Shown are 51 nucleotides from a PDB entry: RNA with a sequence from Escherichia coli, together with DNA. Keywords: Transcription elongation, Second messager, ppGpp, DNA repair, TRANSCRIPTION-DNA-RNA complex. Released in 2023, the model rests on cryo-EM data to a resolution of 2.1 A. The reconstruction used 643,682 particles. The entry also contains DNA-directed RNA polymerase subunit alpha, DNA-directed RNA polymerase subunit beta, DNA-directed RNA polymerase subunit beta' and DNA-directed RNA polymerase subunit omega, not shown here.
Context: bound to proteins that are not shown
RNA sequence: CGGAGAGGUA
DNA sequence: GGGTATTCGCCGTGTACCTCTCCT
DNA sequence: CATGACGGCGAATACCC
Numbered sequence: 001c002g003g004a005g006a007g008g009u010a
Numbered sequence: 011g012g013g014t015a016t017t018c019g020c021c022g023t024g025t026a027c028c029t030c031t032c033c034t
Numbered sequence: 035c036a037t038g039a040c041g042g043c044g045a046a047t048a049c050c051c
Stems, first nucleotide, its partner, number of pairs: 002033009011051013
Other pairs, nucleotide, nucleotide, family: none
C1' cells in the first nucleotide's frame, strides 16, 4: 500500500 | 398449441475499528 | 476441484390437456 486468510473489540 | 405446476439459476444476507502472516 | 444455506423470485421446462 491493494488483496486473501485468521483472530479480536463494541 | 396453450395454461399451469415444477424446476433451475440468480440475488441477497449489520456497521465501525484493531492485531498477525502471506501473496509473480 | 467442493461435496454444511437458504429463502425469494423470475425465466425456462414439463405436464396435462